[PDB]
Context: bound to proteins that are not shown
RNA sequence: CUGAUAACUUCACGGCGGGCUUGAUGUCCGCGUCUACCUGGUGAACUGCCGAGUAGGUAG
DNA sequence: TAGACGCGGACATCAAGCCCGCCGTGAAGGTCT
DNA sequence: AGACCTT
Numbered sequence: 001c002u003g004a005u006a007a008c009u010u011c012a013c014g015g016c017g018g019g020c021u022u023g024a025u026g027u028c029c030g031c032g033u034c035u036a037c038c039u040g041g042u043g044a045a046c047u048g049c050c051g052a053g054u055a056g057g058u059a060g
Numbered sequence: 061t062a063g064a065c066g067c068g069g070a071c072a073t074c075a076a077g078c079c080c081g082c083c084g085t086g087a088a089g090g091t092c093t
Numbered sequence: 094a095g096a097c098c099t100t
Stems, first nucleotide, its partner, number of pairs: 009088001011086003016081002019078001021076003028069004034063002047059004090097004
C1' cells in the first nucleotide's frame, strides 16, 4: 500500500409533398521627380604546306 | 543618397417569412414479519 | 416467504 479487492448494456428502424425578388440611377474638378559616376586582357596561342576554296586537310 | 504621398459631398425607398404528425420495449431491492 | 415502498 490508491472511496481498496472483482465487473460485456444490448437487439430492430423510409421525413416527406408544392413555390416568379422586383422597378429607377452622370463620380468629378487641379498637378515638373531630379542632380553626380573608370570595371582593371601588359608581352601573352607564334610560322609554314597541299587544295580553285571564308569548305577541307597537313607540319615543328 | 535627400525629400514630399491633397480636399469635399451624398450610401434611397417597400412588401412578405405557409403548414402536417409522431416521440417503442425487456432485465438489475433491503428489511421486518 | 411477502408486504412495504416515493419524486

An RNA structure (CRISPR RNA (60-MER)) from Vibrio cholerae, together with DNA, in which 100 nucleotides are resolved. The reconstruction used 206,913 particles. The entry is indexed under Type I-F CRISPR-Cas system, Csy Cascade, Tn7-like transposons, RNA-guided tranposition, transposase subunit, IMMUNE SYSTEM. Wang et al. published it in Cell Res. in 2020: "Structural basis of a Tn7-like transposase recruitment and DNA loading to CRISPR-Cas surveillance complex". Entry title: CryoEM structure of Cascade-TniQ-dsDNA complex. Method: cryo-electron microscopy, resolution 3.18 A. The entry became public in 2020.